Solved structure of RNA, 174 nucleotides shown. Rfam match: Lysine riboswitch aptamer. Its family is annotated with lysine biosynthetic process in the Gene Ontology. From the family's description: Riboswitches are metabolite binding domains within certain messenger RNAs that serve as precision sensors for their corresponding targets. Allosteric rearrangement of mRNA structure is mediated by ligand binding, and this results in modulation of gene expression. A reference for the family is Mandal et al. (2003), "Riboswitches Control Fundamental Biochemical Pathways in Bacillus subtilis and Other Bacteria", Cell. The entry is indexed under riboswitch, Lysine, RNA. Serganov et al. published it in Nature in 2008: "Structural insights into amino acid binding and gene control by a lysine riboswitch". Sample source: In vitro transcribed RNA from the Thermotoga maritima MSB8 asd gene. It was solved by X-ray diffraction to 2.9 A. The model includes bound N~6~-[(1Z)-ethanimidoyl]-L-lysine (IEL).

RNA sequence: GGCCGACGGAGGCGCGCCCGAGAUGAGUAGGCUGUCCCAUCAGGGGAGGAAUCGGGGACGGCUGAAAGGCGAGGGCGCCGAAGGGUGCAGAGUUCCUCCCGCUCUGCAUGCCUGGGGGUAUGGGGAAUACCCAUACCACUGUCACGGAGGUCUCUCCGUGGAGAGCCGUCGGUC
Ligand code: IEL
Numbered sequence: 001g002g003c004c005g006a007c008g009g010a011g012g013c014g015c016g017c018c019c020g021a022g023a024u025g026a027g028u029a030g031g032c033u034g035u036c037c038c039a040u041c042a043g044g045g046g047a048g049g050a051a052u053c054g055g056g057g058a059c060g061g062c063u064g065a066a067a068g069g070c071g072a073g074g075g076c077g078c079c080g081a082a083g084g085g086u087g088c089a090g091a092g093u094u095c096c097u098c099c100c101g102c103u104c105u106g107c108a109u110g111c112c113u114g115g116g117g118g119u120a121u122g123g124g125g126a127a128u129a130c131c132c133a134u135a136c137c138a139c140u141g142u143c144a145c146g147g148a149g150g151u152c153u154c155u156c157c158g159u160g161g162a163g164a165g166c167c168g169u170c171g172g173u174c
C1' cells in the first nucleotide's frame, strides 16, 4: 500500500419522530326536509348482485361537525440522516361482493438520491399552505485530475466522480 472489519468524526435553511393554543377544513360532508328531474337508474374506473315499499340527481329551506394536512418555537433521535421506487401483507375508499386505481400502516430491497435552495412540469391535499417525484440551473460539502500563489501543507482558479464516499483511530488478513 491492497482488501475485510470495528470504533470516532464532518457538510448546514442537514434529516426524521414527537408536543402544541389556534387557523384552515367549512357554512363543507352529514341529519331532517320542499319542488322538479332521471325511469331502471348507487361509487374514482370496470365485473356481478340485493332493494322498486327501493335508488340516484339538480336547485333551495332548517341546522351543522370531524379527520387527515398546517401551526410560535421547543423536546428527543440522528448524518443513508432520511426520502422515493419496487415486492409481499393489513386496513380505509359504494348499499353488498370482486378486480384496478388512490390513501394510510407494517416488513423486505444498496433499484435511485451527498445536501439544502430556485425555476418548470406532474402527483398527493379542501388548498394558497404542507408533502412527494422527475428535468434544468447555479450554490454548498467532499475527494480525484490540471493549474497559479504561498512554502510544511494552507489559500485560490478550472474540470470531473459519487455518500458502497470522505476525514480519523485501530484490529485482522494479503
Ligand atoms: O451535506 C449534507 O448535509 C449531507 N451530505 C449529509 C449526508 C447524510 C445523508 N447520508 C448519506 N449521504 C449517505
Stems, first nucleotide, its partner, number of pairs: 001174009012079001014078006022070001030063009041054001044100006082113003085109009114140002117137008142161008